An RNA structure, in which 22 nucleotides are resolved.
């Protein structure tokens, strides 16, 4: 940073 | 994924 | 239950 | 959306  | 606010 |  | 736990 996702899911 | 679980809570817990908020919205529907 | 959805976001 | 926060927080927390898993994996990536």
């Nucleotide at each position: 940073c996702g899911c | 994924a679980a809570u817990u606010g908020g919205c529907g």